[PDB]
Context: one part of a larger RNA, bound to proteins that are not shown
C1' cells in the first nucleotide's frame, strides 16, 4: 500500500411423522 | 428367445472353510449355549421365554477447503460406456467517497557499504557492522552438519474413533440389579487402553476393429524409354515403404524434417459400405496386433482388494526408566522367559570371613 | 574363579493385581577359536562404554555421573619437549 | 620410495 | 610450580539430566448446563493443538528479463519493383469461422501493423445441380485388356418381352457460407477429375558480421595415410573372390529388415462323406506336418516311444540313435587281425566350417606386415544326409575380404555464405530449488568437506 485477507447468505445431512 | 452370481480376501503359503453381501429376516432372555469345523481358523442355533396404546418433531449436525458433487450432471474429457469441475458478498435506499484493519508468502518507500569472516545467531560493543563462541531441521540407523531419506516459500487442509478381566469413585449389602443374570463380598452405575496413504494384480458386467490385424461387398489409381508377338523384362516419375548419415532431443512432431535409399502390372496401392475381443480374436509367427505403454485392452463395480515393507503421525511440566533365554515354512514378523512401569501387601536381601565342595 | 553362609554398613528382595515395549546393535581392553603372531574381519567368554572438559577436529579412550539461577571460589583429566652412534 | 601445497594442529622454543 | 570441566564449595530457590516405553499433574480451540452479557471458572461432551509423508488444494517465487516467437522495398491510398512457386474444382466431413457496418484501453491472432480467422451489431441464392420413388413373371448366350482375335485369373456395371398400376412426380431436404483430423492459428494426415499458367505465397520486427552450432561452397601437395568398417563426402561406377537365402515379397506400428517367415516343388499321414465353414467341393479333392526352385542323393538301426493292424508283429521323409581296446613290416602309420559292448555303431559327400575348445592348427594365396579373407591337409573337443546333406546359374537397402578409380577421411587445416548464439524492443517458460554471506591446500569427519579443525 501492491498482488490481498476480512465482512453475510443461499444449501443441505439425519432421526421422527405423514404418504 | 432364456439360465444356482462370483473372486480377491482371512486360515500371515494353501486346498475343505470364512461372519457377511441377492430376497425374505421386532423387542427380553435362552447363548456365543446345544453342536459344527484340514475338531485348524472360524462358524452357530432350536425348543422354550419375554414384550408394548395413539396423541406430544427437531438438532451439546455442519458452512464456501464443512456439508450432497451439484449456482449443474452443466463446462470439458473420451469413439463409445463412462469420467467430472470451477464459479456470489458496496450501501436501508446508487442517492456510486461514508465504513472500520491496512498485518498473510511476493517487489515498490531504501542495494552492496575502510584490503573481512560466518548452518544464519548469542555475549560484548555501537542508535548499524567487523572480533570471539557453535558441524541445518526431519526421517532411517551400531553411527548423519553429512555428499544417506523428504522438503521452493506462505495460508489452509491431515492420520490412536473398541472394556471383558482388572485398577478406580459411588449406590446397596449375603445380596444387588427398572422380573434378566451375578453372587464362600459380592453385585450394579460410571469413569481409564489398540492411527491413515500407497501397490504389481484378481474377479464379474460391459463398452471398443472411425487406429490397427485379417476377411466380406462395391468403386477406383499405377507417365515415360529400350524393346523380338508379349499387362512380358530392366530402369525412372506420382503413389506405397522407411535403408544409411545428419538435424532435431519439454521439438515443427508424444515417430518429425533434410540428403539418400526400396517396391513401384504385383503376393499392388486406396476409398466407401460391413464382418471377427479380453476363460478371446487376429497375426506370409516378432509373444506383434486389438484407439498413442497388451506375457494379455479399457470403463465400472466387488473394493476402503491384500501389503510382517516403505514414507508419516502435531500443547507444557515432574518421576522412573531398556540393547538379546528358547522356539517359530522363522530371521525386515510374532509367544512366555531375560528386562521395566503403575498401584498395594507380606517380607526380608545383599556386599558377604574362617567351618566346606 | 565361582558354587554357599557369619558379622559390617545397608536398604531393599519379592508376593499379588492389570500393563507394556524390546528380540536385523558396535568398538576398545583381557581371554579364546577361524583368518595370514592381516583387516574398522568373522565367531564366544569377562569388563567398560557413549554432556559441550582433554585427545587439533572424530562414537567407545583420559576426567566426571547430569537440580534452575548467579560479571564467586577450589580441583580432576590435558595442553609445548626428550631416544642413538662405529681411529 | 608414490602420485593436488608444506609442517605428524599456528608461529616458535628448549634439549 | 601455574592455567584448566553438568566435578567439589558459596549464594538463592520451583532440591538434585535423558532414547523407546510406563505413569503423573495442567493449558490452547468448538459445543451444552450454570453464572457473568462486547474480555471470565464449575463440569460434562469431541472432527480438540502439524514444520515434513516425491502429501492435498490455492496464492505468490527462484531459474529470469534467460530459453523462445517473427528478412523484401519505395511510394500512396492505392500502385510500382524485387523473391519463391503449387496448386484451383467434386466430397465425406466442420456447425456462421463467414459478407457489411462500427468499435479495439482489456482480453482476442506469443507483438505492431492490422486482420481470411477478435467484440458488437446487421448481410448469408438459383436451376435444367446433387440426394429421394414403379411391382413381378419370361427371354439369352461366345470376359474385360480404343480386340475380327487371342489369352487367362474364367469374367464391375447389361436389354428384350408380357401383366398389373400411379399422379400433378409445376413438390420436399442440402448445395452456395468459412474450413478440418493431431490438447495449439501444430514444417506431421488422408478419397477423386485435370492444370503447372495469365492461377497462387513473400525467409513481412531490426541490429551485430565474437566463439561455437547446423545447412551450403571453395582448396596448395599427398590421394584413406582416417577409422570398427571408403562412415561421411566431392567425383563416380572398372574390376575379384566367399558364407546364407532360390528369386518377385513378408515381419517387432515407436531401438531388430536380416540368414528369419512366406514362397513354388518335394514326400509323409488323415479324410468315400452331403442342403447357412470346408463346399452348392468329391482322391487329379481337402485337412495336417516336415522340407523348401532347380541339379546330384537321401545309407544303417523297430530294443524303448509314437502310429497301424491286435499282444504277436509291421513301420525313419515317425519322436530318435548311428562304440571302445589291444597286436600286425627303417622310422610313423596300420590295408588285416583278435576281443568287450550294443537295438544298431556315420555310407555318399562335407570340414580350425554361421560348427574347433586347445587356437592366432598347420602349409599355401593375398600386404612392405595379415588373431580377418581365400585356396588345402584331417585327431570332426562338440558337420552329416527331407530339424535334408552337396553343389549351383540368376537375384540382395543381408553378412565378410582383396586393387583400381576419386574425394577435406585424414597428414591438416583454412575461407566464405545462410539459420541461430550476441545487442535493442515488444510478448515472456520449464525443470530444479531446506535456508544460503558460498574460495583453495593439508587432515579429520559412515572412510571423496565451500559449512570441522589449521595454513593460504
Nucleotide at each position: 500500500a501492491c498482488c490481498a485477507a476480512a465482512g453475510c447468505u443461499a444449501g443441505c445431512u439425519c432421526a421422527a411423522c405423514a404418504u | 428367445a432364456a439360465a444356482u452370481a462370483a473372486a480377491a480376501u482371512a486360515a500371515a503359503a494353501c486346498a475343505u472353510u470364512c461372519a457377511c453381501c441377492u430376497a425374505a429376516c421386532a423387542u427380553u432372555a435362552a447363548a456365543g449355549u446345544a453342536u459344527a469345523g484340514g475338531a485348524g481358523a472360524u462358524a452357530g442355533a432350536a425348543a422354550u421365554u419375554u414384550u408394548u396404546a395413539u396423541c406430544c418433531u427437531g438438532a451439546c449436525g455442519c458452512u464456501a477447503u464443512a456439508g450432497a458433487g451439484a449456482u449443474a450432471g452443466u463446462a470439458c474429457c473420451g469413439u463409445a460406456a463412462g469420467g467430472g469441475a470451477a464459479a456470489g458478498a458496496u450501501g436501508a435506499a446508487a442517492g456510486a467517497a461514508u465504513a472500520a484493519a491496512a498485518u498473510a508468502a511476493a517487489a515498490g518507500u531504501a542495494a552492496a557499504a575502510a584490503a573481512a569472516a560466518g548452518c544464519a545467531a548469542a555475549g560484548a560493543u555501537u542508535a548499524c557492522c567487523c572480533c570471539u563462541u557453535c558441524u541445518a531441521c526431519c526421517u532411517u540407523u551400531u553411527g548423519c552438519a553429512u555428499a544417506a531419506u523428504g522438503g521452493u516459500u506462505u495460508a489452509a487442509c491431515c492420520a490412536g474413533a473398541a472394556a471383558a478381566a482388572a485398577u478406580c469413585u459411588a449406590a446397596c449389602a449375603a445380596a444387588g440389579a427398572g422380573a434378566a443374570c451375578u453372587u464362600u463380598a459380592g453385585c450394579u452405575a460410571g469413569a481409564u487402553a489398540c492411527c491413515c496413504c500407497g501397490a504389481a494384480a484378481c474377479c464379474a458386467g460391459a463398452c471398443g476393429a472411425g487406429c490397427u490385424a485379417c476377411c466380406c461387398a462395391u468403386g477406383a489409381g499405377c507417365a515415360g524409354u529400350u524393346u523380338a508377338a508379349a499387362a512380358g523384362a530392366a530402369c525412372c516419375a506420382a503413389c506405397u515403404c522407411a535403408u544409411c548419415u545428419a538435424u532435431g532431443u519439454g521439438g515443427c512432431a508424444a515417430a518429425a524434417u533434410a540428403g539418400u535409399g526400396a517396391g513401384a502390372a504385383g503376393a499392388c496401392u486406396u476409398g466407401u459400405a460391413g464382418g471377427u475381443a479380453g476363460a478371446g480374436g487376429u497375426g506370409a509367427a516378432a509373444a506383434g496386433c486389438c484407439u498413442a505403454a497388451c506375457g494379455a485392452g479399457c470403463c465400472u463395480g466387488g473394493u476402503g482388494a491384500u501389503a510382517g515393507c516403505u514414507g508419516g503421525u502435531u500443547g507444557u511440566c515432574c518421576g522412573a526408566g531398556a540393547a538379546a533365554g528358547a522356539a517359530u515354512u522363522u530371521u525386515a514378523g510374532u509367544u512366555c522367559a531375560a528386562c521395566c512401569u503403575u498401584a498395594a501387601a507380606a517380607a526380608u536381601a545383599c556386599c558377604c570371613c574362617a567351618a566346606a565342595a | 574363579a565361582u558354587u554357599c553362609c557369619a558379622a559390617u554398613g545397608u536398604a531393599u528382595u519379592u508376593u499379588u493385581a492389570a500393563g507394556a515395549g524390546a528380540u536385523a546393535g558396535u568398538c576398545u581392553a583381557a581371554a579364546a577359536a577361524g583368518g595370514u603372531a592381516c583387516a574398522g574381519c568373522u565367531u564366544u567368554u569377562u569388563a567398560g562404554a557413549a554432556a559441550c572438559g582433554g585427545a587439533u577436529a572424530c562414537a567407545a579412550c583420559c576426567u566426571u555421573g547430569a537440580c534452575u539461577a548467579g560479571a564467586g571460589a577450589g580441583u580432576a583429566a590435558a595442553u609445548c619437549u626428550u631416544a642413538a652412534u662405529a681411529c | 620410495a608414490c602420485a593436488u601445497a608444506a609442517u605428524c594442529c599456528c608461529a616458535a622454543a628448549a634439549a | 610450580a601455574a592455567c584448566a570441566a553438568a566435578c567439589u564449595c558459596c549464594u538463592a530457590g520451583c532440591c538434585c539430566a535423558a532414547u523407546a516405553c510406563c505413569g503423573g499433574a495442567c493449558u490452547a480451540a468448538u459445543c451444552u448446563a450454570u453464572u457473568g452479557a462486547a474480555a471470565c471458572a464449575u463440569a460434562g461432551a469431541a472432527g480438540c493443538a502439524a514444520u515434513a509423508a516425491u502429501g492435498u488444494u490455492a496464492a505468490u517465487a527462484u531459474g529470469a528479463g534467460u530459453a523462445a516467437c517473427a528478412a523484401g522495398a519505395a511510394g500512396c491510398c492505392u500502385u510500382u519493383c524485387u523473391c519463391c512457386u503449387c496448386g484451383c474444382a467434386c466430397a465425406c466431413g466442420c456447425u456462421u469461422a463467414c459478407a457489411u457496418c462500427a468499435g479495439u484501453a482489456a482480453c482476442u491472432a506469443a507483438u505492431a501493423a492490422u486482420a481470411u480467422a477478435c467484440u458488437g451489431a446487421u448481410a448469408a441464392u438459383u436451376a435444367a445441380c446433387a440426394a429421394c420413388c414403379a411391382a413381378u413373371a419370361a427371354a439369352c448366350c461366345a470376359a474385360a485388356a480404343c480386340a475380327a482375335c487371342a489369352c487367362u485369373a474364367a469374367a464391375a456395371c447389361g436389354u428384350u418381352u408380357a401383366u398389373u398400376a400411379a399422379u400433378u412426380a409445376c413438390a420436399u431436404u442440402g448445395u452456395u457460407a468459412a474450413c478440418c483430423c493431431a490438447a495449439c492459428a501444430c514444417a506431421g494426415g488422408a478419397g477423386u477429375g485435370c492444370a503447372c499458367c495469365a492461377a497462387g505465397g513473400a525467409a513481412a520486427g531490426a541490429u551485430u558480421a565474437a566463439a561455437a552450432g547446423a545447412a551450403g561452397u571453395a582448396a596448395a601437395a599427398g590421394g584413406a595415410a582416417c577409422u570398427c568398417g571408403g562412415c561421411a563426402a566431392a567425383c563416380a561406377c572398372a574390376a575379384a573372390c566367399c558364407c546364407c537365402g532360390c528369386c518377385u515379397g513378408u515381419u517387432u506400428a515407436c531401438c531388430a529388415a536380416a540368414a528369419a517367415c512366406a514362397u513354388c516343388a518335394c514326400c509323409u499321414c488323415u479324410a468315400g462323406c452331403a442342403u447357412u465353414a470346408c463346399u452348392a467341393g468329391u482322391a487329379u479333392u481337402a485337412g495336417a506336418g516336415g522340407c523348401a526352385a532347380u541339379g546330384c542323393c537321401u545309407g544303417c538301426c523297430c530294443a524303448g516311444u509314437g502310429a497301424c493292424a491286435c499282444c504277436a508283429g509291421u513301420u525313419u521323409a515317425a519322436c530318435g540313435g548311428c562304440c571302445g581296446c589291444g597286436g600286425u613290416a627303417u622310422u610313423c602309420u596300420g590295408a588285416c587281425c583278435g576281443u568287450g559292448c550294443a537295438a544298431a555303431g556315420g555310407u555318399a559327400g562335407c570340414a580350425u566350417a554361421a560348427u574347433c575348445a586347445c587356437u592366432u592348427g598347420u602349409u599355401c594365396u593375398c600386404c612392405a606386415a595379415a588373431u580377418a579373407a581365400g585356396g588345402a591337409c584331417u585327431u570332426g573337443u562338440a558337420u552329416g544326409a527331407a530339424u535334408g546333406g552337396c553343389c549351383a546359374c540368376a537375384c540382395g537397402a543381408g553378412g565378410g575380404u582383396u586393387u583400381u578409380a576419386c574425394u577435406g577421411u585424414c597428414u591438416c587445416u583454412u575461407a566464405c555464405u545462410u539459420c541461430c548464439a550476441a545487442u535493442c524492443a515488444g510478448u515472456g517458460a520449464a525443470a530444479u530449488u531446506a535456508a544460503c554471506c558460498u574460495u583453495c591446500c593439508c587432515g579429520u569427519g559412515a572412510a571423496g568437506a565451500g559449512g570441522c579443525g589449521g595454513g593460504a